[PDB]
Context: bound to proteins that are not shown
RNA sequence: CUUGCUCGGUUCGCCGAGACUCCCCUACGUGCUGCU
DNA sequence: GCAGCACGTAGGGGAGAATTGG
Numbered sequence: 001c002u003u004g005c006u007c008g009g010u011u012c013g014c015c016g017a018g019a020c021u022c023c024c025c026u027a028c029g030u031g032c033u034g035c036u
Numbered sequence: 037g038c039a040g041c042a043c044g045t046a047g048g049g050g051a052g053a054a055t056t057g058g
Stems, first nucleotide, its partner, number of pairs: 005018005021051004026046002029043007
């Protein structure tokens, strides 16, 4: 800080707080232990 | 090397703009 998303408060009149690198499609893999 | 757990993982592809030619 005019849309959109998330979490809380309410006297229900809306207000306190967050993220902003995102989309499709495809396979089933990555770590952590135990024995060799 | 090869089992048991748990938990999503890995890895391909995307995501513009100056110019110039009828």
Overview:
An RNA structure from Biggievirus Mos11, together with DNA, in which 58 nucleotides are resolved. The PDB entry is titled "Cas005-crRNA-DNA complex". Released in 2024, the model rests on electron microscopy data to a resolution of 3.1 A. Protein in the same entry: Cas005. Keywords: CRISPR/Cas005, RNA BINDING PROTEIN-RNA-DNA complex. The sample was in a buffer at pH 7.4.